[PDB]
Context: bound to proteins that are not shown
């Protein structure tokens, strides 16, 4: 500094699509 998980196929959307607060694992 970044990734993933839980949050969650939730909110928010017609429908495709798609967060976060916070708690972790882990890589550069």
């Nucleotide at each position: 500094a970044c990734c993933g998980u839980a949050u969650a196929g939730u909110a928010c959307g017609a429908g495709a699509g798609g967060a976060a607060c916070u708690a972790c694992g882990g890589u550069u």